């Protein structure tokens, strides 16, 4: 390399927000319904 | 390959976890308020793989 598995839309990029920057926050239970 | 019981199988039922819907709460954008705080709305929307696994010319 086609498809398809890889992917709970898995890493990643990116959106609001604090914030000069690095950096950081985007929660907690249930109930239900679809994945791993 | 999510665990495990049931089950011939398809399914079922329980548990861990993710997501969406929603209900409670936290936050946060605002008025009002003398101020705790009352109420509304908002709370990652979009794009999205290659490595590296067969059924094929």
């Nucleotide at each position: 390399a086609a498809a398809g598995g890889g992917g709970a839309g898995u890493a990643g990029c990116g959106u609001c927000g604090g914030g000069a920057a690095a950096c950081c926050g985007a929660a907690a239970c249930a109930a239900a319904g679809u994945c791993g | 390959c999510g665990u495990g019981a049931g089950g011939a199988a398809a399914c079922u039922c329980a548990c861990c976890g993710g997501c969406u819907u929603u209900g409670u709460u936290g936050a946060c954008a605002u008025a009002c308020g003398a101020a705790a705080g009352u109420a509304u709305g908002u709370u990652u929307a979009g794009c999205a793989a290659g490595a590296c696994c067969u059924u094929u010319c």